[PDB]
Context: one part of a larger RNA, bound to proteins that are not shown
RNA sequence: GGAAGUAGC
RNA sequence: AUUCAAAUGAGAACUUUGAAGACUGAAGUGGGGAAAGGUUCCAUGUGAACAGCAGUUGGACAUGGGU
RNA sequence: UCCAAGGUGAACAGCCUCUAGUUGAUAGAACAAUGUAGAUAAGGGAAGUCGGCAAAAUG
RNA sequence: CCACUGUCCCUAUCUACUAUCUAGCGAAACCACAGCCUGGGGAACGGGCCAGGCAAAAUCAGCGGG
RNA sequence: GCUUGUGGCAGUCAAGCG
RNA sequence: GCGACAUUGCU
RNA sequence: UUCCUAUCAUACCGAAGCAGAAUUCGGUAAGCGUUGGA
RNA sequence: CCCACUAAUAGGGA
RNA sequence: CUACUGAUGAAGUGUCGUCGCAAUGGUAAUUCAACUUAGUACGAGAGGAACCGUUGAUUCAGAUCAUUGGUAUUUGCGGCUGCCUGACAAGGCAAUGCCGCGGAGCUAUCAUCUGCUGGAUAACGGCUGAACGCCUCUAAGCCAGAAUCCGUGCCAGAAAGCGACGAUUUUUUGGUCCGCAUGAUUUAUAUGUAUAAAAAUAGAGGUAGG
RNA sequence: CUACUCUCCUGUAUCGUAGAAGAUGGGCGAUGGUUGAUGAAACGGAAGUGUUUUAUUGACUUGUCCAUGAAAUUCCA
RNA sequence: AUCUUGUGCGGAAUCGAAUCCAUUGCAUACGACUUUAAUGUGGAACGGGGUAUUGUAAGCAG
RNA sequence: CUGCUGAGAUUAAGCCUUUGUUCCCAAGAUUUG
Numbered sequence: 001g002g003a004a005g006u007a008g009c
Numbered sequence: 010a011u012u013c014a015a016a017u018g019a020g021a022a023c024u025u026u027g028a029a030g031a032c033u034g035a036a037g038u039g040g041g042g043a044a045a046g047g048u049u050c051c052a053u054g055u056g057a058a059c060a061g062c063a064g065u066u067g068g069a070c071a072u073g074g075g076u
Numbered sequence: 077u078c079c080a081a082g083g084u085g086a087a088c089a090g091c092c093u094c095u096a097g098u099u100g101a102u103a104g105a106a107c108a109a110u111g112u113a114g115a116u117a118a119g120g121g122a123a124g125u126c127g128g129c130a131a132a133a134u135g
Numbered sequence: 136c137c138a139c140u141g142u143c144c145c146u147a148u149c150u151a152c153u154a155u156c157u158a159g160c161g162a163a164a165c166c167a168c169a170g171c172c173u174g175g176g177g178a179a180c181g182g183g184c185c186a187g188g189c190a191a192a193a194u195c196a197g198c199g200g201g
Numbered sequence: 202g203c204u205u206g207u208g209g210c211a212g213u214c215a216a217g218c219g
Numbered sequence: 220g221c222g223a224c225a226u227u228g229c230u
Numbered sequence: 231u232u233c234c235u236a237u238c239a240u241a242c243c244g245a246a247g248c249a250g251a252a253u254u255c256g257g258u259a260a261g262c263g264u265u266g267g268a
Numbered sequence: 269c270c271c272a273c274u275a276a277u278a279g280g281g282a
Numbered sequence: 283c284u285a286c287u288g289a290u291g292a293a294g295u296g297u298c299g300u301c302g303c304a305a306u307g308g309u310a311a312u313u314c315a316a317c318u319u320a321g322u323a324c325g326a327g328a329g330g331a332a333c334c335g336u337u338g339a340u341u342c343a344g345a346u347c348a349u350u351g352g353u354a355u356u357u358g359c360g361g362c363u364g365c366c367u368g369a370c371a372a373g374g375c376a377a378u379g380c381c382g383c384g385g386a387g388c389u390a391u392c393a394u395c396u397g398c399u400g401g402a403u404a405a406c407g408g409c410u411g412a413a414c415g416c417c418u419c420u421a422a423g424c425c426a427g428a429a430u431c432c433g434u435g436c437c438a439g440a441a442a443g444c445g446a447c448g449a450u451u452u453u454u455u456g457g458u459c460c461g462c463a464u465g466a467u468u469u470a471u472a473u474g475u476a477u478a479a480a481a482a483u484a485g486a487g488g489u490a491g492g
Numbered sequence: 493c494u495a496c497u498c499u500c501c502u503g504u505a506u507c508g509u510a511g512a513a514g515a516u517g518g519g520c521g522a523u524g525g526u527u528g529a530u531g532a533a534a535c536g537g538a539a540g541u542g543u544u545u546u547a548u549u550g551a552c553u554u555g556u557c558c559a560u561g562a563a564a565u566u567c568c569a
Numbered sequence: 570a571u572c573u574u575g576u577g578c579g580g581a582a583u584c585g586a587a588u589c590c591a592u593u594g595c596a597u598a599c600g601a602c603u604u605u606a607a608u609g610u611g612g613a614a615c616g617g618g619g620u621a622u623u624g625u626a627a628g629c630a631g
Numbered sequence: 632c633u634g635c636u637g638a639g640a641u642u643a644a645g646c647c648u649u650u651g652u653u654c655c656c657a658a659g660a661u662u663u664g
Stems, first nucleotide, its partner, number of pairs: 001166002008160002011029006030099004039079003050074006059067002081093004102158004111152007119144002123142001168182001171188005193290003197286001200284002210228004217221002231282005238263001240261001241258006265272001267270001296450008306438004311341001313339005324329001342397005350390004358383005363376005399433004407425003456583001459580002466573001474507001476506002485500003491494002515560006525552001527550003531546005585663005591605001594602001609656001611655005617648003621641003628635004
Other pairs, nucleotide, nucleotide, family: 003164tHS004163tHH005006cHS005161tWS006162tWH007161tHS010031tWS017021tWH018020tHS018065cWS022102cWS033038tSS034037cSS034093tHS034094tHS034095tHS035094tWH037095tWW048076tWW058069cWS062102tWS067068tSS075076cWH085087tHS085089tHS099100tWS106155cWW107154cWS109154tWS110153cWW117141tWS118141cWH118145cWW121140tHS121142tHS122140tWH124142tSS125127tHS128131cWS141145cWS141146tWS147352tSS150378tHS155598tSS167183cWW176180tWS178179cHS180181cWW191442cHS192291tHS195598tWS196287cWH198285cWW199200cHS199284cWS209230cWW210229cWH213226cWW215222tWS215223tHS216222tHS235260tHS237239cHS237259tWS238260tWH239275cSS240429cWH241428cSS249324cSS249328cWW250323cWS250329tSS257405cSS258404cSS260262tHS263276tSS264278cWH266271cWH268269cWW273277tWW274276tHS275313tHS289600tHS292441tHH304439tSS304440tHS305439tHS310342tWS312340cWW318334cWH319333tHS321322cWS321330tWS323330tHS325327tHS325328tHS347390tHH354384tWS358622tSS390392cSS398434cWW403428tWH405427tHS410420tWH410422tWS411421tHS412418tWH413417tWH414416cHS420422cWH451453tHS455583cWW456664cHS461578cWS462577cWS463575tWH463576tWS465575cWS466574cWW467572cWW468571cWW469571cWW471475cWS471571cWW482485cSS488497cWW490495tWW526551cWH530531cHS530547tWS590658tWW592604cWW593603cWW594596tHS596601cWS597600tWS616649cWW617649cWW620642cWW623638tWS624637cWS624638tHS625636tSS626638tHS627636cHH642643tHS649651cHS
C1' cells in the first nucleotide's frame, strides 16, 4: 500500500 | 440533561456572564489535613502540540510573581 | 483522618432539601429489521423442554 | 395434590438503548493472483484446464450459506 | 458400474456340451 | 465328466 | 430447505366367492399430506 | 415400545 | 470474495413522460363428512353403497381491521398516595408513583374475506385392422381415461427486449431547411446492393371445348 | 364436373448487359425503351422498410447505319 | 455515382421538461415511491362545527 | 348529598368538514436537442 474512510468512539 | 439571552472572539453545542432546568446532597461532588506529588498555586499572555469531539478555555504552552 | 443543618422516620437508613459544589463524558437527526433490558396479555395452566431453566404466585 | 405463571398452544402490543444516517476522529488481522454454475479431467478433483450453461457499470441494507 | 427378492448338504433326472 | 431350471430327502 | 420412489394416505386402474359394506393383492402415480403425549 | 387422534401418521439421500 | 434476500442506479434508442406489450422465471391449493340420491340398488336377514346436485369443516396460501379481544407514551381523562406555598383554592413533580377506562395504530385461524380452466397422457378399457385368407387394442390409424403432465389463472418484467401517444427549450438563432458549399468525411457498400407462387415427391402444372 | 393434348428430369436459368466510366452530331426506322425530377390516385400493419396506377416535365435517346475525340496515364500498381 | 457528418453560407420560421430546495404519507433504515407546489372550489397557521375518549371542573346556592 | 354540570378537559399528531380570521405563493439553483 489494499483492506478502508471500514471496524470503531 | 440541558435550554434561552448577552459578551468575548477569525471562528462558539463545549469560554464566560445573566435565567431556567436539574444533579451531588452534613458518612457531600462541602470545608480541612496526614502519606505521596513539587510549583500543578497566582496574574498576564496563546500559532501550534496536549485536554481520544471541540475550545476564545485549561492542572496544557510562555512570562513573571508568590510560602 | 477531622468538622456534619432541616423535614420524614427508631435511625449518621432511604427520600427531599439546607450551605457548598457540577453541567463533564463527540454531537445531531430520526425510530424501520436485529438484539439487550423492562412491562401487559383474552382462553387452557407444564401440553414446551431430558426438566418448573427464568419469572409468577408470599414478602 | 392444591395454587400461580406467555415454558408452550401463538404470539401480539408498548418503553429505553444499541442499531441506521449525518459532522468530526479513525485502526488491525489478512493479502501469489483472483472470485458465477454443471459435468469431466487416473489422484485431490480444483478457483485457473476441457465441454457447456452463460455474461452489461456503480452501489445500499440484511442472512452468514460457502 | 459396488448395491437389493428368494440358505446349506446329498441323490435323481437331462437342454446339451465336453 | 459336468450339466440349466425342476424332483426328493432334515433343519 | 430441497430431492428420490422402492407409494402409508388421497386420484384412477386390473384381479379375488368382490352380494352390499368393509377388505386383500397388483399396476400407473411423488401433485399433495404423513400428528399430538409418557 | 407404547395411547390416542387422524385420510395416513411410508421409507430414504443431500 | 461469491451466493441468497430485498433497495437504488448512470446508459444507449433525440430528450422527458403517460399508457402498454410479454421473452423468460416462479406458481397452490389439501383432506375430511353432512344433506339428499336411501334405508333405495344388493341382502333370508343382519346390514347397506355410488355418480349427480348441494353445505360446512381440517390444513396451507394471499389479503384485511367493520365487529369482538389484546396492547398504553394520546403520558387522553378520572381516582388514590407523598411533597409545596402562613390559609382556601391553584397547579406542581415523584428516572412513566399506583389504579380504572382509554380512542388511534398495530395485531389475533383470539376476528373477517378469498383461493381456476383447457389440452396431452401413463397404468388400463376399447374401435377399425393387418402381419399370418382366421384372430388380435397396434404395426399403419382413432377413441376413452389418473390429484400425472404442458399451458390458462396468479406473481415478477429483460434494469443491454419492444410498441402507441403527448409535448418539444431558443444553450450568446440553440433546432430547422434553402443553399452554395467548403473541406471533405464515407461504406462486412461495391462493383448489376439484379429475380416474392403454393404443395406433393409412390407426384404436380399448363391448353381449349362442354 | 371434366374425357383428351402438352410441360418437369434444379439457376450453366431468366431479366439487364455494346459507348471520352460511358463524349459531341447526322440519317433511317418504332410509339417504343429508358432515366433524373415530378403534380397527383389506389393498395400494403406480421416488423406496414414498399407496391402499383399514373398522367407530366426535362433528358436520355444503337432498334439500324455513319462522322468526329481519346493517346507521352507510351509493359501491372 | 451514394454515404453522411462537416462546418459555415444568407435567407425563411420556431418559443419545452426534469431534479435539488419545499410539501404530502397511501410509502419509508437511507435512497426510492404516492401527492402538492408560479394566484386558485391554491396552500398553510389558528378558530368554529361534527365525530369521538373520559366521566360531571371551579365557584355559587340549599 | 343535591342543582347550575352528559359537565369540563383532550380531539390529530396516520378522524371528517370549514363563505370563519390572518398570512404565504404569480421563486432560486442545477441538469437538459
An RNA from Schizosaccharomyces pombe: 664 nucleotides with solved positions.
The depositors describe the entry as "Fkbp39 associated 60S nascent ribosome State 2".
An Rfam search finds the family "Eukaryotic large subunit ribosomal RNA" in it. On this family, see Yusupov et al., Science 2001: "Crystal structure of the ribosome at 5.5 A resolution".
The work is reported in "Chromatin localization of nucleophosmin organizes ribosome biogenesis" (Ugolini et al., Mol.Cell, 2022).
The structure was determined by electron microscopy at 3.2 A resolution and released in 2022.